Solved structure of RNA, 30 nucleotides shown. Crystals were grown from: RNA in 10% v/v MPD, 12 mM spermine, 80 mM potassium chloride, 20 mM magnesium chloride, 40 mM sodium cacodylate, pH 7.0, equilibrated against reservoir of 35% v/v MPD. Primary citation: Suter et al., Org. Biomol. Chem. (2017), "Controlling miRNA-like off-target effects of an siRNA with nucleobase modifications". The structure was determined by X-ray diffraction at 1.65 angstroms resolution and released in 2017.

Formats: sequence, structure tokens, C1' cells
RNA sequence: GCAG
RNA sequence: CUUAAGUCUGC
RNA sequence: GCAG
RNA sequence: CUUAAGUCUGC
Repeated sequence: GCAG
Repeated sequence: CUUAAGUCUGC
Repeated sequence: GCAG
Repeated sequence: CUUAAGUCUGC
């Protein structure tokens, strides 16, 4: 960073 | 998973 | 205010 | 329904  | 804010609807 |  | 923050896990 994304997902939950 | 918890909390807050915004928009809408029901009660 | 509660629920979505 | 959208956004933000916190705790945890996966990648």
C1' cells in the first nucleotide's frame, strides 16, 4: 500500500 | 471488528 | 432518536 | 451508500  | 462524519429512506 |  | 480514524490478520 491492497484486501478482510 | 469498533467509532465518527456526510447523503438518502423507513419507523 | 432507532434501523437500513 | 460514501469517507475518515483506531485494533487485528492475510498478501